[PDB]
Context: bound to proteins that are not shown
C1' cells in the first nucleotide's frame, strides 16, 4: 500500500467531596 | 408517657 | 454553515 460502496462504535472524550440515607 | 440512628444508581444543596 | 459561548461538536475508529 491492500481488504473498506467493507467492519465496529453513540455516557467510558479523566464527572469529584459532604448532606439529605 | 420518651424514644429507639441511619446510610441507593435518581434529585437538590453547598 | 449552524448549535453554541470562555470551548467544544458540526461522527470517531480497524
Ligand atoms: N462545594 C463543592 N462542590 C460544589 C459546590 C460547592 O464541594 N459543586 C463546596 C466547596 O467546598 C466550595 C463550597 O462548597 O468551596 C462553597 O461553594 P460556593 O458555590 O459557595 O462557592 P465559593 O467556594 O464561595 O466560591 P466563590 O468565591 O463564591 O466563587
Nucleotide at each position: 500500500u491492500a481488504u473498506a460502496c467493507c467492519u465496529c462504535u453513540g455516557c467510558u472524550u479523566c464527572u469529584g467531596c459532604u448532606a439529605u440515607u | 408517657g420518651a424514644a429507639u440512628g441511619c446510610u441507593a444508581u435518581a434529585a437538590u444543596a453547598g | 454553515a449552524g448549535u453554541a459561548g470562555u470551548a467544544a461538536c458540526a461522527a470517531g475508529a480497524g